Shown are 75 nucleotides from a PDB entry: RNA (TRNA(ARG)). Sample source: this sequence occurs naturally in yeast Saccharomyces cerevisae. Method: X-ray crystallography, resolution 2.2 angstroms. The entry became public in 2001. Crystals were grown from: 2.0 M (NH4)2SO4, hexanediol, pH 7.5, VAPOR DIFFUSION, HANGING DROP at 277K. Ions in the entry include sulfate. Entry title: CRYSTAL STRUCTURE OF THE ARGINYL-TRNA SYNTHETASE COMPLEXED WITH THE TRNA(ARG) AND L-ARG.
Context: bound to proteins that are not shown
C1' cells in the first nucleotide's frame, strides 16, 4: 500500500435484524453446623 | 445433600461520522486502532 476480520462495562466475552444488550473477571455487602 | 458454590450491589459512548430501515450492537460507506493476507511456504 491493497484486501480480510474484529471492536460490547476497570478486563474476557455473548447476541436469527426485533423491546437503550447474556454472562465471567476485578471490585463492595452478607452466607459453610 | 460437595463453598471449584450462592444471595445481593456496583459498573453501558455497543470505537467515530453518516447512511439502508417499520427497527441495527447486528446490514452499507468511510475513518481509526488491534490482528491476518496479498505469484512460485504450508
Nucleotide at each position: 500500500u491493497u484486501c480480510c476480520u474484529c471492536g460490547u462495562g476497570g478486563c474476557c466475552c455473548a447476541a436469527u435484524g426485533g423491546u437503550c444488550a447474556c454472562g465471567g473477571c476485578g471490585u463492595c455487602u452478607g452466607g459453610c453446623u | 445433600c460437595g463453598a471449584a458454590c450462592c444471595a445481593g450491589a456496583a459498573g453501558a459512548u455497543u470505537c467515530c461520522a453518516g447512511g439502508u430501515u417499520c427497527a441495527a450492537g447486528u446490514c452499507c460507506u468511510g475513518g481509526c486502532g488491534g490482528g491476518g493476507a496479498a505469484g512460485c511456504c504450508a

The entry also contains ARGINYL-TRNA SYNTHETASE, not shown here. An Rfam search finds the family "tRNA" in it. Rfam's curators write: Transfer RNA (tRNA) molecules are approximately 80 nucleotides in length. Their secondary structure includes four short double-helical elements and three loops (D, anti-codon, and T loops).